[PDB]
RNA sequence: GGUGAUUGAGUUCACCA
Numbered sequence: 001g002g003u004g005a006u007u008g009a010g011u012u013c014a015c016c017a
Base pairs, nucleotide, nucleotide: 001016002015003014004013005012
């Protein structure tokens, strides 16, 4: 950076680099 999910949520968790 990206994905997925829950979460009212943007939050957060995990992996690779």